[PDB]
Context: bound to proteins that are not shown
Molecule: 9S rRNA
Organism: Trypanosoma brucei brucei
């Protein structure tokens, strides 16, 4: 703890790099971009009105903000003959810097109080405040895919406070109180940051309105494609192993030859493990405490490969028990230790020092993303069994 | 007669290690800053079981690799009493 069928249903997940012993997402690939090209923008004078006034006309200047930005109808829409209501300003989530310390007109209660009301106040290691960088929560690119990698722009305090609302000091492309106009979308030559144009890139012709344009690159060792001529570790090539030592298929030049035909080149985005991984972030643990030993006979070459100082003997005993996990990480913890009037040992040299856990002291037993390097330097590094003639066997 | 290691790679006449000059370049400037590139000159001979085995930590020492001691350890080569 049983299967099944009245049979493909409920609408597509699908991965393409020629490497160089091995370990580790890392040069040369495709797609997307910047390199790269003037087929979508645009010029100043807003406008009424009752006249020196008064009605209409509310978010593109900059500064750099990560616990941050929040709101009404009283304007207009908007319709009746006049008094017309109530709902709003508040919050919750998501918040960056390799190596990290304090912040401050300050919290809460009282109240249309208090530059001296009352109180044991508030923010912070669950990472604050300053300080760097940065325009915040339907927008992109890559991809089979949890990912990685983009997204502009626009709200910058107050100071006779107008207005429904501050959004109020060039920079439209919003018709703005009589139908200005709709046969209009065309705007010449300016700009800002966007907006992907090499549009059958090569043979039979454009059911036009014929207007814009005269348009090309690379390689030639490896790997599609080679010969002359120079050059001689030079000059130079270099995506990369590397090439260049008189014969260079790798430089330069000349000529050919090769390409799968929007170009070469430069700069970027484009998916760890989780069954076993050695240097510094520990963690369920039973210890801690013990007063023993050893020492004089005598005339002298000990130890050492070799020197020199110069009495030489010695320090032994403990199991059981402590329960397993869930908030110790500012706590506690990893062979440095008083006393030589006791030696060995070690260090120095006939003149000594030192002679071993009461202060301080985290630290391999592994949580990690290619080597070096205080985290910008070089382009890597590290690695283990192939190979290397003499160690007294019948 | 039978067991043995290589940082070299036709392999010890092999390689490599620090100080000691020039220069190059980044920065967190300690006797004389640090680090990385580097092909001189001069000392040596540190390392490859390598002429007292090496390696790591610790403490001391110093022309320069390094050396002395205290612990752990083999990326060093092995020597082997089941009551005598």
């Nucleotide at each position: 703890u049983a299967a099944a069928u009245u049979a493909u249903g409920g609408u597509c997940a699908a991965u393409u790099g020629u490497u160089a012993g091995u370990a580790u997402u890392c040069a040369u690939a495709u797609u997307a971009a910047u390199u790269u090209u003037u087929u979508u923008a645009a010029a100043u004078g807003u406008u009424u009105u009752a006249u020196c006034a008064u009605u209409u006309u509310a978010u593109a200047a900059a500064g750099g903000u990560u616990u941050a930005u929040u709101u009404u109808u009283g304007a207009a829409a908007g319709a009746u003959u006049u008094u017309u209501u109530g709902u709003a300003u508040a919050a919750a989530a998501u918040u960056u810097u390799a190596g990290g310390a304090a912040u401050a007109g300050u919290u809460a209660a009282u109240a249309a109080u208090a530059a001296u009301u009352u109180a044991u106040a508030a923010u912070u290691u669950u990472g604050a405040u300053u300080a760097g960088a940065u325009u915040g929560u339907u927008u992109u690119g890559u991809u089979a895919a949890u990912g990685c990698u983009a997204u502009u722009a626009g709200a910058u305090g107050g100071g006779u406070g107008u207005g429904g609302a501050a959004a109020a000091a060039u920079a439209a492309a919003a018709a703005a109180a009589a139908u200005a106009a709709u046969u209009a979308a065309u705007a010449u030559a300016u700009a800002u940051c966007a907006a992907u144009a090499a549009u059958a890139a090569a043979u039979u012709a454009a059911a036009u309105u014929a207007a814009u344009c005269u348009a090309u690159u690379a390689g030639u060792c490896a790997g599609a494609a080679a010969u002359g001529g120079a050059u001689g570790c030079c000059a130079g090539c270099c995506g990369u192993u590397g090439c260049g030592g008189u014969a260079a298929u790798u430089u330069c030049u000349a000529u050919g030859c090769u390409u799968u035909u929007a170009a070469a080149u430069a700069u970027u985005a484009u998916a760890c493990a989780a069954u076993u991984a050695u240097c510094a972030u520990a963690u369920u643990a039973a210890a801690u405490u013990g007063u023993u030993a050893a020492g004089u006979g005598u005339u002298g070459a000990u130890u050492u490969a070799a020197c020199c100082a110069a009495u030489a003997a010695a320090a032994a005993u403990a199991u059981a028990a402590a329960u397993a996990a869930u908030u110790u990480u500012u706590a506690u913890u990893u062979g440095u230790u008083u006393u030589u009037a006791a030696a060995c040992a070690c260090c120095a040299u006939u003149a000594g020092g030192u002679a071993u856990a009461u202060g301080c002291a985290a630290a391999u037993a592994u949580a990690a993303a290619a080597u070096u390097a205080u985290a910008g330097u070089a382009a890597u590094u590290a690695u283990a069994a192939a190979u290397u003639a003499u160690a007294u066997u019948a | 007669a039978a067991a043995a290691g290589g940082u070299a790679u036709u392999g010890u006449u092999g390689c490599c290690c620090a100080c000691c000059a020039a220069u190059u370049u980044u920065u967190a400037u300690a006797a004389u800053a640090a680090a990385a590139a580097u092909a001189a000159c001069g000392u040596g001979c540190a390392g490859u079981a390598a002429u007292u085995a090496a390696u790591a930590u610790a403490u001391u020492u110093a022309u320069a690799a390094a050396a002395a001691u205290a612990u752990a350890u083999u990326u060093u080569u092995u020597u082997u009493u089941u009551u005598u």